[PDB]
Context: bound to proteins that are not shown
RNA sequence: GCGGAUUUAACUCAGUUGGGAGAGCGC
RNA sequence: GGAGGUCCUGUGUUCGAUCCACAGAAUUCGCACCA
Numbered sequence: 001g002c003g004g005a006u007u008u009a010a011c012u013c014a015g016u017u018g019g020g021a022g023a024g025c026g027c
Numbered sequence: 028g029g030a031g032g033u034c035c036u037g038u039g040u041u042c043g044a045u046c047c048a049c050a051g052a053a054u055u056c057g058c059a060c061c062a
Base pairs, nucleotide, nucleotide: 001058002057003056004055005054006053007052011024013022035051036050037049038048039047
Other pairs, nucleotide, nucleotide, family: 008014tWH008032cSS009010cHS010025cWW012023cWW014021tWS015034tWW016045tWW018041tWS019020cWS022032tWH026030cWW027029cWW040044tWH
């Protein structure tokens, strides 16, 4: 100076290419 | 036997978005230059 990832309950992790979203743990 | 999330934010495109488009934030890994 270019170029990519990541960002879901307290916690901890799942999951769909747009029809309303959840398992473990924790009050 | 129940409870508990604006699915990072803002804006747009759609009859409607957590999952699209665009704009941005936070966390972060490279490559190049200086060598």